[PDB]
């Protein structure tokens, strides 16, 4: 650095 | 507030 799995944020969309 | 879809950025953990 790169994916990948979980958590959280922040932005555009859309629906309840 | 939720709920998906898309992007960013963080923490966790494995892989390369």
């Nucleotide at each position: 650095c790169c994916a990948u799995c979980c958590u959280c944020u922040a932005c555009a969309g859309g629906c309840g | 507030c939720g709920c998906c879809u898309g992007u960013a950025g963080a923490g966790g953990a494995u892989g390369g």
An RNA: 32 nucleotides with solved positions. Method: X-ray crystallography, resolution 2.26 angstroms. The entry became public in 2016. The PDB entry is titled "Crystal structure of the 16-mer doublestranded RNA. Northeast Structural Genomics Consortium (NESG) target RNA1".